[PDB]
Annotation
Released in 2010, the model rests on X-ray crystallography data to a resolution of 3 A. Solved structure of RNA (G20A/C92U mutant c-di-GMP riboswitch), 92 nucleotides shown. Crystallisation conditions: 25% PEG 550 MME, 5 mM MgSO4, 50 mM MES, pH 6.0, 300 mM NaCl. Streak seeding after 3-6 hours, VAPOR DIFFUSION, HANGING DROP, temperature 298K. Sample source: in vitro transcribed from linear DNA. An Rfam search finds the family "c-di-GMP-I riboswitch aptamer" in it. About the family: GEMM was predicted in a large-scale screen for bacterial structured RNA regulatory elements. Genes associated with GEMM are involved in a diverse array of functions, including chemotaxis regulation, signal transduction, secretion and chitin. On this family, see Sudarsan et al., Science 2008: "Riboswitches in Eubacteria Sense the Second Messenger Cyclic Di-GMP". Smith et al. published it in Biochemistry in 2010: "Structural and biochemical determinants of ligand binding by the c-di-GMP riboswitch ".
RNA sequence: GGUCACGCACAGAGCAAACCAUUCGAAAGAGUGGGACGCAAAGCCUCCGGCCUAAACCAUUGCACUCCGGUAGGUAGCGGGGUUAUCGAUGG
Numbered sequence: 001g002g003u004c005a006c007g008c009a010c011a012g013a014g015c016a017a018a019c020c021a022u023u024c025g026a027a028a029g030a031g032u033g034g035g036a037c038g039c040a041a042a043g044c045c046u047c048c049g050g051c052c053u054a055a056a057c058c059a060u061u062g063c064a065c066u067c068c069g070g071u072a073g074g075u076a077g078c079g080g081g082g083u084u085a086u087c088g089a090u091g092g
Base pairs, nucleotide, nucleotide: 004092006088007087014039015038019034020033021032022031023030024029037077043083044082045081047080048079049078050075051074052073053072054071057070058069
């Protein structure tokens, strides 16, 4: 000083929830502008589980009061995992 972990800090810096305006969407939602609830990856990736949606396409004629088709989109700020990364407590 790298490498991998850890987060009780400094110090700098980074996003930005709700809401509102606006556009795309059937919707869930997303985009941008404003806004700041939080966030050690709240950087990014739907591969594993979950949740949200159901316009169309195929699926179904089904007796419930746990919920529960496909497919498709969504959610990375629901976890899991992959990958990139900043500081550095006489720091482990």
The depositors describe the entry as "Crystal Structure of the G20A/C92U mutant c-di-GMP riboswith bound to c-di-GMP".